[PDB]
Context: one part of a larger RNA, bound to proteins that are not shown
RNA sequence: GUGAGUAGCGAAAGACGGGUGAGAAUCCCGUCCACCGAUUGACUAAGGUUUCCAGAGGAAGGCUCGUCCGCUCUGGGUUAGUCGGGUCCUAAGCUGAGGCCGACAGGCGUAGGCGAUGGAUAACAGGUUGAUAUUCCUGUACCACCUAUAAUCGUUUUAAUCGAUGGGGGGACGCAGUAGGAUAGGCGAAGCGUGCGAUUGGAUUGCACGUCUAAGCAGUAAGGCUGAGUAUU
RNA sequence: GGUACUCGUUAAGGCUGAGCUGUGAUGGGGAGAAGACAUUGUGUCUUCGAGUCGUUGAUUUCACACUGCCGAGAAAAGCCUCUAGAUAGAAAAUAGGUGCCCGUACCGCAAACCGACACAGGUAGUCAAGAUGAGAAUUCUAAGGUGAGCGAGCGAACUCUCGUUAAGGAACUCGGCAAAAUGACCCCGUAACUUCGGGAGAAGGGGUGCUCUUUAGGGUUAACGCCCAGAAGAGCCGCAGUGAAUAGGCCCAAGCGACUGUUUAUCAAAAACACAGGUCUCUGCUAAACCGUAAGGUGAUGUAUAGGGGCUGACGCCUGCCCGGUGCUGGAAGGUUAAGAGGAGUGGUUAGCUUCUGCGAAGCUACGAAUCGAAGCCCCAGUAAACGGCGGCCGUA
RNA sequence: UAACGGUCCUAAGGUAGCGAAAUUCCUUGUCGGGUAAGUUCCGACCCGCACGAAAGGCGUAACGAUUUGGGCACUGUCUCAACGAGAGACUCGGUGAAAUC
Numbered sequence: 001g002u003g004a005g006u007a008g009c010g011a012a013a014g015a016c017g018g019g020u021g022a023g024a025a026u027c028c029c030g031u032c033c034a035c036c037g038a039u040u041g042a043c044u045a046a047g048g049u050u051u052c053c054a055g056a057g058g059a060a061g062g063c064u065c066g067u068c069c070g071c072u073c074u075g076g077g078u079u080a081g082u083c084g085g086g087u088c089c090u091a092a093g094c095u096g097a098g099g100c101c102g103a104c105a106g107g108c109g110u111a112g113g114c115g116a117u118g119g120a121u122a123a124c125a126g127g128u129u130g131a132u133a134u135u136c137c138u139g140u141a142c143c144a145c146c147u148a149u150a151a152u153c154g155u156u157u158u159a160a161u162c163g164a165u166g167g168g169g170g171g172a173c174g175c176a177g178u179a180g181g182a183u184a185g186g187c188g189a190a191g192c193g194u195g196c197g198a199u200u201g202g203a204u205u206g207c208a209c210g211u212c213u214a215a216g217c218a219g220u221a222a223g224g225c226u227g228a229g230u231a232u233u
Numbered sequence: 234g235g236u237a238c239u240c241g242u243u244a245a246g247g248c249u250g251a252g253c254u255g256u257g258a259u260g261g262g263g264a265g266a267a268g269a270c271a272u273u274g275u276g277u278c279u280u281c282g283a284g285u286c287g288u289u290g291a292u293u294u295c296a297c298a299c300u301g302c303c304g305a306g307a308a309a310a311g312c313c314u315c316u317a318g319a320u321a322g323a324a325a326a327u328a329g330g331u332g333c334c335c336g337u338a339c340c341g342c343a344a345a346c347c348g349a350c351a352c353a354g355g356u357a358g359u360c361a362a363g364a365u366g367a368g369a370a371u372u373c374u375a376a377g378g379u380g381a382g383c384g385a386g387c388g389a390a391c392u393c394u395c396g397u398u399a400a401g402g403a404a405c406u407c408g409g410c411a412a413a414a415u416g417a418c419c420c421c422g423u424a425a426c427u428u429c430g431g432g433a434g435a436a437g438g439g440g441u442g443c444u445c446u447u448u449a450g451g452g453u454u455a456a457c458g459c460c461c462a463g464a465a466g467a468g469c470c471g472c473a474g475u476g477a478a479u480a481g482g483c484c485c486a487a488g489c490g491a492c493u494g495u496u497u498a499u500c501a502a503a504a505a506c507a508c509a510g511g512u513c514u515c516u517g518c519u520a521a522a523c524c525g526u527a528a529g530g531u532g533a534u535g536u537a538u539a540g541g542g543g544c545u546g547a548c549g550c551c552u553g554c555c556c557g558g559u560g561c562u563g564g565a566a567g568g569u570u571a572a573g574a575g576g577a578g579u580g581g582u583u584a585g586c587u588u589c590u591g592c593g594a595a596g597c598u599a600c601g602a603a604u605c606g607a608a609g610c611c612c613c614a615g616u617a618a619a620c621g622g623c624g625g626c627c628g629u630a
Numbered sequence: 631u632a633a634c635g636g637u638c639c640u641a642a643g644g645u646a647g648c649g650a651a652a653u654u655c656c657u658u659g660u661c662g663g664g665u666a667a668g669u670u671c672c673g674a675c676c677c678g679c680a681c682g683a684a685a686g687g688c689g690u691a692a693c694g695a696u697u698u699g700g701g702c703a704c705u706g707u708c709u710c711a712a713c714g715a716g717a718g719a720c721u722c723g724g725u726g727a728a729a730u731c
Stems, first nucleotide, its partner, number of pairs: 001731001008725002014032006033380004041360003047340002052076006061069002081142002083336004089118001093114003099108003123140005143332007152323001161319002166315004174302004181295002186289001191209001193207001212261001217255003224248002227240001229238002232235002303306001346355002362374003383723004391718008400709002404707001409704001418440004426431001428547001442469007450461001451459001470474001482702007489694002494506001510545007522531003548689004554622002558620002560616005567611003573605002578600001581597002624638005647681001648678001659675005
Other pairs, nucleotide, nucleotide, family: 002730cWW003729tHS004728tHH005006cHS005726tHS006727tWH007726tHS010350tWW012381tHS013033tWS020024tWH021023tHS021067cWS025383tWS026064tWW026065tSS037375tHS037376tHS039041cHS039376tWW044357cWH046341tHS046343tWW049338tWS050077tWS050078tWW051338cWH053130cSS058069tHH060071cWS062351cWS065382tWS070344tHS076131tWS080337tWH081122tSS088119cWH089309cSS090116tWH090308cSS092115tHS096111tWS097110tWH098109tHS101527cSS116118tHS123134tSS128133tWH140214tWS153322cSS156158tWS156320tWS163317tHS164316tWH170311tHS171310tHS172309tHH173308tWH176297tWH178298cWW179296tWW181221cSS181252tSS184291tHS185290cWW187288cWW188287cWW189210tWW189286cWW190191cHS191192cWW192208cWH194206cWW195205cWW205206cHS209284tWS211262cWW214258tHS215257cWW216256cWW221252tWS222250cWW223249cWW225244tHS226241cWS226244cWS227247tSS228239cWW232236cWW246247tHS266268cWS269280cWH270271tWS270277tWH272275tHS273276tHS273278tWS293369tWH297299cHS303305tHS304306tSS321322tHS339345tWS343356tWH348352tWS365371cWW366368tHS366370tHS371478cSS390719tHS399706cWH399710cWW402705tHS402707tHS403409tHS403410cWH403705tWH406408tHS413704cSS415481tHS417441cWW422436tHS423435tHS424433tHH425432tHS427430tWS428690cHS449450cHS449457tWS451452cHS451460cWS452453cHS452454tWS453458tWH454455tSS456457cHS456458tWH462463cHS471473tHS475480tWH489504cSS491691tWS491692tWS492508tHS495505cWH496503tWH497501tHS509546tHS511618tWS516520cSS518535tWW518537tHH520533tHH521532tHS521540tWS525527tHS525528tHS545684cSS547690tHS551683tWS552684cWH553623cWH555641cSS556619tWH570607tWH575603tHS576602tHS577601tHS580598cWW583594tWW583595tWS590591cHS591593tHS592593cSS617620cHS622642tWS629632tHS629633cWS639643tWW640641tHS640642tHS644645cHS644682tWS645683tWH646682tHS649676tWS650657cWH651653tHS654656tWS664668tWS664670cWW665667tHS668670tWS683686cSS706710cWS
């Protein structure tokens, strides 16, 4: 090239008005309609790696179109003592000074290391951008470390102090079931806000809100331990 | 950590821990509201105002707290204590200071991840509103999101998905395949058989809306009242009252496998594999078995009521005959052998030696007989929930 | 040596229980049940081509998206088809492949 202007164009509800443009079913704005709603909603991980935002563009990509775009051009955007990791701990496993074995290459293993999916561990409320926020700003906190100002400190045995690769405790744990205490959230009257209708009627009537942190002080609903001293090894 | 004593079952809180509540943090913030804008063409906001009650029901959140069970349920550090021991001298408090590195954008049950694609697929955890309900089921909605990257007509055959159907009712077909029918709640009733648990939702019947009285329990509660009515009457309407959606068809009789479970990712889910139970056999501990050339391991931080291998496969009743052959185990001792030890003889060459020809001698050298030499093999006994076997012909089907 | 009688061979010649069976060639064996009519199904018979006791025999309540036969309900499965809804198909605008030759 032919097959051929043929097969297909990847689950579904859109309509109209206004706008912009050389060009509009397909882009933007508005109203109405429709679909999901233990989810087609909202958060966090893996994984991806600039796809994020603004202005400009319409050759190619987009199964049509395109003034649009996760596409092209230019310039921007990620802020931490407390969030998750490291300067903490160990499991399985992996490595392993000396060591054991082995034609070579090398294989195993002791002390010790590394290794979270678990244990430890100090920050909350509001404001703000086109693009970040427990990170920025305001308010109020907490945790380590250092130096000054100091009562208590009194041979540093001891005494207050500190103190062990020393001892003891703790951390520290399955599966099922039951009866409770609080609180979150839900619902109805409604304590103050809204507005009161034009299609017959009603008005004691239609609709809604009634919020707010960590830290600090007080107390506290039940729960467990039959508790509390002495002498000796 | 252990032993002796007193007040003890008081739990008084004696102690330990403990959800949550009230104040203030906050005469602050935000706020259903505008009612104040000259304006931010009046939008937005300079600015000035304001409410914080009582009812009801209540967790799937906050304790493995408490009770029970057998299959008996990490470690280490941070932490709290008593110490040997050490040193001025360290305590809280106030005031100042100091506080590093890495990640942080965006998508994220997806147009950005894994599927060559702007692909009806796959992708861990968290939050979880109203009406109806037992419910996170069902239908309609909320908060919030979305209208799916080709359209306009016409309503041909044929194909796909869906609804209805006279009379009949499995006549279809390999086969009731597919479809239809049953389905929620309340009341009544329920067989054979059985391992006594079951079978069982057996089968088979009946009922359900709305209104008003009377009753009327839980009594919500102070209480009829809150609320299901706890129930009986008397009425009203329709073709139809769980008026929609969602919600078991059932019975009789035989195979096979006891059962729940597992399998050929991508043509086989089963009668195949597992299984609890049975039995045989090996294994006395550096166990046997298994991986590795070895070292080192699993077995097992176990020890015959334990561990490895083979066959069978709940439970009930049972499991017959054969040890000649092969395997395994044991015994006996006869025979038969390799490496090796042993060394009677034989032969080559060479001086001896007969030199007329031979102890072949001494040396060297190639050989080499008897006998000794362990397993295994043949001999005998046992063993069949070891491998295996349970007849040939004539009368006579 | 299927039934028993007779022998040969052997180490011994199949006890119980089952039996045209997931095993039966002949074969749709024979008789009964069920149907108007039953090569399948159920119950017996035993002539077991070629069952048999842990490559277990016989039976069993409960269990099964197991295999097999019968009944009630119910129906477009069928007699024997008819109508309606939507998506493709068909006409118009946009875009535009493939196996093959």

An RNA structure (23S rRNA, nucleotides 1300 to 2044) from Staphylococcus aureus, in which 731 nucleotides are resolved. It was solved by electron microscopy to 2.48 A. An Rfam search finds the family "Bacterial large subunit ribosomal RNA" in it. Gene Ontology terms of the family: structural constituent of ribosome and ribosome. Keywords: Ribosome, H68, translation, protein synthesis. The entry has 27 different proteins, among them 50S ribosomal protein L5, 50S ribosomal protein L24 and 50S ribosomal protein L25. Primary citation: Cimicata et al., Mbio (2022), "Structural Studies Reveal the Role of Helix 68 in the Elongation Step of Protein Biosynthesis". It comes from the structure "Staphylococcus aureus 50S after 30 minutes incubation at 37C". The entry also models magnesium ions.